[PDB]
Context: one part of a larger RNA, bound to proteins that are not shown
This record gives sequence, structure tokens and C1' cells, in this order.
RNA sequence: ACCUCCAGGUGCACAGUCCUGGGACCCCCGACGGGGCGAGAAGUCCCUAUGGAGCUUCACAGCAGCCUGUCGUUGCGGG
RNA sequence: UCCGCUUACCCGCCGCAAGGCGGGGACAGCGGCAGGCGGGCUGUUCGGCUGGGGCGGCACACCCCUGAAAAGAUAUCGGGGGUGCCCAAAGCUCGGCUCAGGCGGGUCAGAAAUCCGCCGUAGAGUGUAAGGGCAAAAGCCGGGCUGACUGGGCCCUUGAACGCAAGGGGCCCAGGCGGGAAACCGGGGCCUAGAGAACGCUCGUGCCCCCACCAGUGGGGGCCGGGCAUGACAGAAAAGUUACCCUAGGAAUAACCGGCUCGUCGCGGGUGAGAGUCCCCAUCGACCCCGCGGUUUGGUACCCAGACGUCGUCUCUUCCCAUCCUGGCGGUGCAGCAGCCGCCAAGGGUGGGGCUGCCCGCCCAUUAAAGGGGAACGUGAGAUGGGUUCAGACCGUCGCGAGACAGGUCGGUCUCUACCUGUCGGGGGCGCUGGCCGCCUGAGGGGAAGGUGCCCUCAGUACGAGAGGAACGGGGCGCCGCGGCCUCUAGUGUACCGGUUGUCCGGCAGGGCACUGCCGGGCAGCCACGCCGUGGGGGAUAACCGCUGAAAGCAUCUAAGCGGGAAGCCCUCCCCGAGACGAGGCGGCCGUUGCCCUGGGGGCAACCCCGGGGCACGAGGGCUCCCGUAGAAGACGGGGUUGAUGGGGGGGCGGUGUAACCCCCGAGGGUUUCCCGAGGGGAGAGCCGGCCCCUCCCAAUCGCCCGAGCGUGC
Repeated sequence: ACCUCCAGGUGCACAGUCCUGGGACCCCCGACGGGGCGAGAAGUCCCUAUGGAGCUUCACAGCAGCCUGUCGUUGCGGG
Repeated sequence: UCCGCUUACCCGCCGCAAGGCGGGGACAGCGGCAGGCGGGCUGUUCGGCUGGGGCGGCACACCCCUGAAAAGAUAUCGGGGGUGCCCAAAGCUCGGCUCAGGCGGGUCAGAAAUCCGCCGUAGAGUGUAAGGGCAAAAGCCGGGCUGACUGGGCCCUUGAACGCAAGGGGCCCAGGCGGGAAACCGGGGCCUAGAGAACGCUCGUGCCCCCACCAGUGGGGGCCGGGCAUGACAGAAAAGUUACCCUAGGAAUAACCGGCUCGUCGCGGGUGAGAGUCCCCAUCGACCCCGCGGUUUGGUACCCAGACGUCGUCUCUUCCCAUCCUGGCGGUGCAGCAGCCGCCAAGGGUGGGGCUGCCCGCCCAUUAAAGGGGAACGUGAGAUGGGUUCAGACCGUCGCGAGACAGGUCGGUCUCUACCUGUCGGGGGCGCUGGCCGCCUGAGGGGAAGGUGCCCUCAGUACGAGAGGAACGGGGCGCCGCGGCCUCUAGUGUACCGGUUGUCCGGCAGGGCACUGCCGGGCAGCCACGCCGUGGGGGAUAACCGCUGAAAGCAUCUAAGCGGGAAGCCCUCCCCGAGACGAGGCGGCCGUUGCCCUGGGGGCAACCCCGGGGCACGAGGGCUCCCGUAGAAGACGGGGUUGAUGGGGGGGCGGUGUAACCCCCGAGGGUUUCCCGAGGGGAGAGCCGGCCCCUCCCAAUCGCCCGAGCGUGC
């Protein structure tokens, strides 16, 4: 996707569809929320990626800012 | 280098500007360059393996033994260890010698010193792990040395067969040495470990090569070899934190549930030391051993990361039994009252509170007892949301820091119109061998429809020294559950009646609104807090207790046979019930027929057969109509004129509380005592009924439909 009564098994170890059973005349209405590992959302948890972002500092580096020396601006007299 | 100066330059005031005034002054300021501080800001790195990650370890590069399964290879966070050196000797060679240990003798002298002798297979030594090797040596001592050499080649291993570094080892050729009579040996250490690419630098080496038209000087580069290093060792230069977090993915991998396992957990059994006055087994059960469950915890990582809603509680149902009570039985260290222990048994019960988010547990008052487990740790598309477990915040602790803690604490969105199935109830049809009506049967299905206490008597009896103190049987009544009911009582009662507040309709009366305005009463109906019903028995059995009774001259509950024996099972009892497809039984009613229109065929002379449609007959059924023993829609039940089905009218019974009108009283005041005046009394109640009776006054009318009928075969 199609669309599914129930039990006990088996199986990618929790089957509507496989096995062995048990049932059910079919259709329609109302209700509910047990199941359909119901619907919603490419799991946020956790790990992985030689992926990010932001933040920190005793990480590796770097740049401003400030401090300091020097060159120039720097001239004129006298010892 | 010091002093001064002003005109540079700087600072302020005045001025539109021009320029003036004052202060500073070759400083300062400014530009370049250099050092320091510099998460203020920018870019990045924060390795791997891993029974998930993290911490640890290094199983990340090497070596030995074992694993390793007698060729070779061989893994795990497998087991036992070791390595990043050390030595100018601990390296080479020649010769001599013999070690550990023991015994005999010998001055100090001794267990151990040097000396003589005997024995001594290595029990010693060999730098360093382990394994291997070694006795005229590979050990110990002494002599001479530097081969721990220069230039090269080949092979083995690292790296199995099978690609592939560095490192290590072996065999040689040439040069020149050392030891030795010589043979021969020496390119480190008896063997298997101590090990480092490219780029860069540095050193050695060569009558060495190159540097831009030629030559020269300085300088630079090159080939060959040694070293300086990457231990994450076949080689980046690299710290945290995120609970504010984001992306790509992963069931290759954790957390919940599930699977596997069961050490742990819970439960059972064997054994019998020992306890129990005596006495293993009334009750226990050391030391050990065999098991079961899946109920705690763990182990593992099989399924599920485009997602199975994460603790507890609430609600509701079911199942297990390893049974707490209730039923049956036995033992006892069972006198009685109690208690303890075992067996059968899961039908029913197992409750109310305090504390904590709990679960668990402790506790309180009761109680027959107040058992334990499973159901996707039953049940969040059912709830709740206190805890845990997001973002805010505080504390303690840890961290330089940002932050962290499964330590405490306060706050903190619980989404969805139900598609299928299930379940519960309610309808329509077809079938049931022609249609239908009524009454039945009962295969099967459901049930807990019942469970369980107390008091009196027995009886102050049995028992007992006493204290205390039963039982069977008999009588009475609850509690819990289930099924009904509405007479009583209670609740409601926006039918109904009354009182009364505010306002509006001019006042009275009557009324609207205040979401019945509020308050009181209250019929019917519904309902519980009310009332009624809710059992004994039979059968076969369980655990077992017995009879008869052999095998087995006896004995034996058993082997054959027989008796007894539970709240459990079956039936009795209640509910559903023939879709019970073997679709049942009985009685009755009806049908088992005709006509019309049209198409085809046969022989045509009627005729007969077949297709389609229409009408009539006809038991029974429905709609429409008036209703309620019923009811979401459907359905069901009653009535339908041959009639009381609903309404109207009259009566009954009932709710409320005494209307209107009229008469009397009224605190007091005034048109003086005929007026006002809240209110009280009398007679009359008045209003009202989703109840009952009676009475055809109105309406249950007119109408619209369904409906078997025939063949065929076994």
C1' cells in the first nucleotide's frame, strides 16, 4: 500500500495476511476508547561525524587597545 | 649633556574672517618601526580502541612463554612478564681452568677468608623479561686487542601462502687490521626486544658538480653518508563547556518495554551435625548438594531511533496459586482456651485510616482475614501530574573559568471530529424446502447470585489442681454483593402555590426583567439515605479415612471389588436462547387460481409451449391516525367508531395557604368621630394538577402499500 473475528504457536525474538485450532447468517444505527507496536513530528534522550553555533580559559594561534623604547616631525642661542 | 628662547606644534578665550590674548613648548601630540600586557575581539583544535559513552588502561610501537588444536597462520579491555636501556667492557681473540653444594684434614679461622685431598650432569654462572642454548664451554681467570672497521652485493624476518616502510639478523667480495703455531674467528653484547618518513637544519666527505655573456672574489645550491623527531611509534602543531543548544545520521549503540540468560532475587527438595528433659525429623536444620519460577537486580545487545508516551496513583476487567480468611483432612512437645506444622482446595472475601510524590514500609482502630503475583513493569487517542527528567532561580560541594552534581529546593503547555476491529445495546432483510398466526421445546451460552459474621441456648457444662473454658445440634439477626420496587421516610421537582427586594408598565390589581431575582412549601415522575427477594439438595470426586482381601498359610484401605469423603466440578436455580443450516414440536388460518396486453415457436384446425408486463382472488403484515406498560433513530405495547385512544366538560383525590368583595379591630394623625393608616380577625378561599372515574362534545378520518400461488432433480 491493501485493508483486519478469537485462541495457542512460529518468525528480524510483540502476526490482519504464516501454522494448528475455535467461531461467525448478512447489512445498518448509537456509544466508547482495548487493539490496529492508532494519528501528529526525518527522536530533543544516547552514540557516531576527522558536522556546527555560542560561551570560557591556565588550549593553539592571531588582531585591536593601552604602556614602553626608537626614527621623523624638531627650530634657534649659550656651557 | 645642561640652561634658556619662541616661531614650529599643542590647549583655551575673543573675532564672520583677518588676527589678537593667555598657558604649555621642541616636550607633548601625531605617523612608522620594535618589546610587553592583552579571550576586549577573530579563526580554530579539543585523537583512537572500548561487551553503549565516560573514568581508567594502552590490549596504540616492540619482545618472550601460554592460549595455538604435533607443518604454516591465528583473535579477545585473554593469562604470566618485559622494553624506550646498560656496558671500553658486559665488545674481539688466544690459552688455561671448572661451577653450586657436600665431605675429610688444616694457626688464629668462626657457618662463611687462604691451604691439601675426595665427591660433585650443572642442582652455578651467563648485564637486563621469558623461553632456548652452553662443561678441556657460550661459565671463571689471565695475555694481547678495538671488527662497536671503510666500500659494496645477496638473502631471511618484520610483512605466512599473497602487495607493503623503517628496524633487526645471516652469507659473502674488496681494502686495511686484531688475536692465534695454525685452522679459524671478529661489521658489538650466546639467541629471540631496546626501534623513526618528507620538508628543514647540522656535520663528514670529494685535486667533486652547478649559480643565467665571460673571468675573478665572497656567498649560495647539489650528489653520497652520520646526526637533530614525530612513543597516537607507516610521522597534524592544538583546552574546555552547553540544561540555551543546532544539523546529518545510527536500532552498526545506551535508557523504558519485549527477546535470550538467571549469577542475584523468590520458592521447593535431598542430607542430618546439632537443638528439642529422654528423643535427628512435634518444631527446627549447621556443613554441603539437586532443582523450579521469571516475581528483584544484573549479564548480553536480537528487534524497535522518518519515535511503542517516560514513576506512582485513580478507574475497570480478567487470569495464576507457591492459600491470609472462608470449605475438607491430618500431625503436634494437641487437657481446655489458644498456638504451631503439613496436605486438598482459587467459588467468594481480603476493607477503613495516619506518614511519605511515592512504590515499599512503619504505625492506628477494626476484622473471619484484612495473601501474593501476571495481563507491553494491564489500562495517559481514559484521567491525574505530586516525584523523576528541558528552558528561570537559590544553597552546599566541585571547577581558574564558563559550567557540573542520579545532593536539597521553589516554578514550570498532558495535542487528535474514531477510519477499521472489538465490546455493549438497538434496528432491516434473506433463509428455515408454499405463505402465515399463536403457543411451546431446549442444543448450547452466561452466572458468585450469593458470600460471610454475631448473639442466645447448649453451659460456666465437657476439660482442668486451679485459673480458665469449648463443641455438635436448636433459635434469632446483621454486614458485603446481586436482582427488583416507590408504600413509608429522605432528596429533587425552572409542573404548581405563596412570601418578598429593586425597577419599569400612572396608582390598586395583574405583570416584564434581575438567566426560577431571591426565599418557603410541594403533586406526579425519578431516586437511596428507604423497602422486598436473594436455598437447600443430589452425583461423581480431591486430600484422605475405612470394609472385605489375596499375591505372601500371617498380615495388609488395594492389587479385583465395596463404604465414606470438600465453599471445588456437574446438575438442580436464575438470565439469553432454533442463523441449533439436523434452522425443531403442536394447533389453526391461507395458497395450491383466473383474466388482460404484447413477443416468439410447432404443426395451423382449433390449439399448445415459452419470454415480458398489467389486473383480480387471498390468510397474514405494514404505513398513514389517537396514544404510552415503551422509547436516541428504529423497535415495542395499547386503541382505532362494533370505540372511552388523546383533548374538552363534570366529578374524585391532591399541592399551596385563605384571593376578590363585604363586615369588624387597628399605633396614631387630619379636611375634628365616617378621611388617611402598615397590619390583625370573620365568611368565602382562590389558583393549579405532565393523576383516577364518568360523559361521544372534538379528533382516532380519508387513504397508500407488502403478500405465497410455478417448475426441476436426488
Entry title: Cryo-EM structure of the Pyrobaculum calidifontis 50S ribosomal subunit in complex with Dri. This is an experimental structure of RNA (23S rRNA, nucleotides 2139 to 3024) from Pyrobaculum calidifontis JCM 11548, with 793 nucleotides shown. Among the 37 different proteins in the entry, which are not shown, are Large ribosomal subunit protein uL5, DJ-1/PfpI domain-containing protein and Large ribosomal subunit protein uL13. The reconstruction used 183,467 particles. Released in 2024, the model rests on cryo-EM data to a resolution of 1.95 angstrom. Ions in the entry include magnesium and zinc. An Rfam search finds the family "Archaeal large subunit ribosomal RNA" in it. A reference for the family is Yusupov et al. (2001), "Crystal structure of the ribosome at 5.5 A resolution", Science. Clan: LSU clan. The 2025 paper behind the entry is "Structure of an archaeal ribosome reveals a divergent active site and hibernation factor". The entry is indexed under Ribosome, Translation, Hibernation, RNA.